[PDB]
Context: one part of a larger RNA, bound to proteins that are not shown
C1' cells in the first nucleotide's frame, strides 16, 4: 500500500423482519454425474457447470463405434493430356462405387483460339471438430449498474507513498453544496436514446362509426372524418410553484396543480481491474503432431443406455375442485417448397377439393381462467393420468432401436412432502391461456405477449453480502492467509554414560651405564728428591657423591571409543490437536509455582510491546 478480523463507526440491499408461493417425498421431461456399452462424440463444473454450447441426435446433422472403401485426395490453385458441358437409362454393390449403354457436343472463335465444364496423370500442396484457451485474437461470465478507479501540474515525506478523492451537511449515486494545499481533468454517476403513462398537429385505408339516409341487421351500404387506432411531428416534470425546516447552503419534508413528481414505470447501457474464469469445436491465430491417415467417401449402429446419486422444470395428490352444457372478455407474432378458410368426408388426430393472403385486407385463430345452469359429495374418488395392449394419423427416402399426434381399453405413484432449500415489495408473486426463433416432423425448454390479480414491509436487535471512514496485524496468490509443540519414520552433529584403549603429564619412591669430583683395603710407577734403603707425586683398582637408561605406585590432563539415554537439527502433501499473529475468538507476554498427550492450562505479582467506548 493493501487484504483481514468472532475491532469500531455510519450507510445499504428480499440481508433480516413482515408475508405470498414453491423446491426437497411422486409420476414423469430434461441435463449433470456415475455405471454400462463396440461406441454411448466433444465442451461447460462452487455462487459464475448441470432445460449449459445445442435456436430443436430418426437418415442427415455427426464430430464416436462396427464393417465397406480412396489415397495431390471430399474441399483449392497451378502443368499437361484427353473429353462441351451435360442428359437419358442397364446390371452388380448395403451404398460408397464399379463396369456398361444411348443421347447430346455447345459458347467463344484474330475458321490461332480460347473459357464452360468433365474426366487422366504428376508433383509442389490440399484436408485435420487433432493437442496446447498455461502461448493468444475475438466474444463471454463474473464481483456489480456496485460507486468507485485514477491522472497532470503544485505541495508534504530521505523513501515506498501522501494529499487531490479527506472534513460538515447532502443524495440512488465521487450527486450536489460548504470547507480545504490544492488547482484542474478523465473513466465512471447522471443526462442524451428506446419503450410506457396524457394531450395537441397532420394524414384517413386494408383500420374508425359519433351524427346522417337506407338496410339483407353485419360498417352491410351512401356516407362521415368526429371517435377508437394506426404514425410522423410536436407539447408537458422542471423540485418550476407555494410552506416549513436546514449553515442566508446543497437538499428534505408536505402541499397545489397535473395523466404523470421529486430517478412516474420498464429497458439499453457495465468505469480500472479480478478470476492464468470459459471457449484453439463458431471463426481466426503461434507452436506442436498426422499426412495411402489423426485425411476423405459410404452404409448400419450410438449420442437416447440403466443397480444408482443430483440440478432445473412438467403434471398431480382435489370441491377455492372435477365433468357436462351454454356463453363473455386479450395482447403479440407468423406466412410463398409458405399460412391455407369455405364446404365434403372420418370419432378423432387428419383426408379430399379448394377461396384469399407477399398481408391494419386472406390465413394460422379457440383466448383461458371467467360466468350461468346442472351433476359428482371426501372417495384413491365421475381426483391423479404414469404405465401397457389393440387400432390408427401425419412427416419423412426411411419413423426397429428412436418421432409426433389420435382413438379404444388400461389406471401406477401420489392423500401435499425429512433434514434441508429457492423466488417475490405492484399490475409484482400467483395463476390462465396466446405467439415465435430453430424447424421436413420433432417442447413441460428458451424468447415473447396479454387477461385475471394478492400479502406484506412495525422496523434494523440479530444472520448474510456490498460501500465509506478509522483502528490491530507476525496477513501479502494476502484469512481458504500464517503458525505451535508432542508423536511416528528417515538421516546428520552434539551432550550424558558401566566403562574400555592410547597420548602427555604433576607427585612419591626405587635404580644408577659412564663420566666428573671426594676418599683410599690393596696393586704399580721414567723424568724429581734420596742417607741408593727409600720418599714425593702420579696411574690402576676400590668406594662415595651426583646422574642417563629402566622400574613401581597414585593422581591429573586429553584424545578415542562404549550397550543404552537426553535433547537439538534436517527431511513427504504421516498422525493429534490449534498455542500465537485480529479482541486470534479466555488480550499477550515476564518472573515463579503447581498441573497436564502436546502446542499449552492455572495460581500471585509485574509489563504494555492490548483492541473496544459508541
Nucleotide at each position: 500500500u493493501g487484504a483481514c478480523g468472532g475491532g469500531g463507526g455510519c450507510c445499504c440491499g428480499c440481508a433480516c423482519a413482515a408475508g405470498c408461493g414453491g423446491u426437497g417425498g411422486a409420476g414423469c421431461a430434461u441435463g449433470u454425474g456415475g455405471u454400462u456399452u463396440a461406441a454411448u462424440u466433444c465442451g461447460a463444473u462452487g455462487c459464475a457447470a448441470c432445460g449449459c454450447g445445442a435456436a430443436g441426435a430418426a437418415c442427415c446433422u455427426u464430430a464416436c463405434c462396427u464393417g465397406g472403401u480412396c489415397u495431390u485426395g471430399a474441399c483449392a490453385u497451378c502443368c499437361a493430356c484427353g473429353g462441351a458441358a451435360g442428359u437419358u437409362u442397364u446390371c452388380a454393390g448395403a451404398g460408397a462405387u464399379g463396369a456398361g449403354a444411348a443421347u447430346g457436343u455447345g459458347c467463344c472463335u484474330u475458321c490461332g483460339g480460347g473459357a464452360a465444364c468433365c474426366g487422366u496423370g504428376a508433383g509442389a500442396c490440399a484436408g485435420g471438430u487433432g493437442c496446447u484457451g498455461c502461448a493468444u485474437g475475438g466474444c463471454u461470465g463474473u464481483c456489480g449498474u456496485c460507486a468507485g478507479c485514477u491522472c497532470g501540474u503544485g505541495u508534504u515525506g530521505u523513501g515506498a507513498a501522501a494529499u487531490g478523492u479527506u472534513g460538515g451537511g447532502u443524495u440512488a449515486a465521487g450527486u450536489c453544496c460548504c470547507g480545504c494545499a490544492a488547482c484542474g481533468a478523465g473513466c465512471g454517476c447522471a443526462a442524451c436514446c428506446c419503450u410506457u403513462a396524457u394531450c395537441c398537429u397532420u394524414u384517413g385505408u386494408u383500420g374508425c362509426c359519433a351524427g346522417c339516409g337506407g338496410u339483407c341487421c353485419g360498417g352491410c351500404c351512401g356516407g362521415g372524418a368526429a371517435c377508437u387506432c394506426a404514425a410522423a411531428g410536436g407539447a408537458g416534470a422542471c423540485u418550476g410553484c407555494c410552506a416549513g425546516u436546514g449553515a442566508u447552503a446543497a437538499a428534505c419534508u408536505g402541499g397545489a396543480g397535473g395523466a404523470a413528481g421529486g430517478u412516474g414505470g420498464g429497458g439499453a447501457u457495465g468505469a480500472c481491474g479480478u478470476c492464468a474464469a470459459g471457449u484453439c469445436a463458431u471463426c481466426a491465430u503461434g507452436g506442436c503432431c498426422c499426412u495411402u491417415a489423426c485425411g476423405a467417401c459410404c452404409a448400419g449402429g450410438g449420442c437416447u443406455a440403466c443397480a444408482c446419486a443430483c440440478g432445473u422444470g412438467c403434471u398431480a395428490c382435489a370441491a377455492u375442485g372435477g365433468c357436462g352444457c351454454a356463453u363473455a372478455c386479450a395482447a403479440a407474432g407468423a406466412g410463398a417448397a409458405g399460412c391455407g378458410a369455405c364446404c365434403u368426408c372420418g370419432c378423432g388426430a387428419g383426408a379430399g377439393c379448394a377461396a384469399g393472403c407477399g398481408g391494419a385486407c386472406c390465413u394460422c385463430a379457440u383466448a383461458a381462467a371467467g360466468u350461468g345452469c346442472g351433476u359428482c359429495g371426501u372417495a384413491g374418488u365421475c381426483c391423479g393420468g404414469a404405465u401397457u395392449g389393440g387400432a390408427g394419423u401425419c412427416u419423412g427416402c426411411a419413423a426397429c432401436u428412436c418421432g409426433a399426434c389420435u382413438c379404444c381399453a388400461u389406471g401406477a405413484a401420489g392423500u401435499c412432502g425429512g433434514a434441508a432449500u429457492c423466488g417475490c415489495u405492484a399490475g409484482u408473486a400467483a395463476u390462465c391461456g396466446u405467439g415465435g426463433a430453430u424447424c421436413a416432423g420433432a417442447a413441460u425448454g428458451c424468447c415473447a405477449c396479454g387477461g385475471u390479480g394478492a400479502a406484506u414491509a412495525c422496523g434494523u436487535u440479530c444472520c448474510c453480502g456490498g460501500g465509506c471512514c478509522u483502528u490491530g496485524u507476525a496477513c501479502a496468490c494476502a484469512c481458504c492467509g500464517c503458525c505451535c509443540g508432542u508423536c511416528a519414520c528417515a538421516c546428520c552433529a552434539u551432550g550424558g554414560g558401566a566403562g574400555u584403549g592410547g597420548g602427555u603429564u604433576g607427585c612419591a619412591a626405587a635404580a644408577g651405564a659412564a663420566g666428573u669430583a671426594g676418599g683410599u683395603a690393596g696393586c704399580u710407577u721414567a723424568a724429581c728428591c734420596u742417607u741408593c734403603g727409600g720418599g714425593a707425586g702420579g696411574g690402576c683398582g676400590c668406594u662415595u657423591a651426583c646422574c642417563a637408561c629402566u622400574u613401581u605406585g597414585u593422581g591429573a590432563u586429553u584424545c578415542a571409543u562404549g550397550a543404552c539415554u537426553g535433547g537439538g537439527g534436517u527431511g513427504a502433501a504421516g498422525u493429534c490437536g490449534u498455542a500465537a499473529c485480529a479482541a486470534g475468538g479466555u488480550a499477550a507476554c515476564c518472573g515463579u509455582a503447581g498441573g497436564g498427550g502436546a502446542a499449552c492450562c492455572u495460581g500471585c505479582g509485574g509489563u504494555u510491546g492490548g483492541a473496544u467506548c459508541a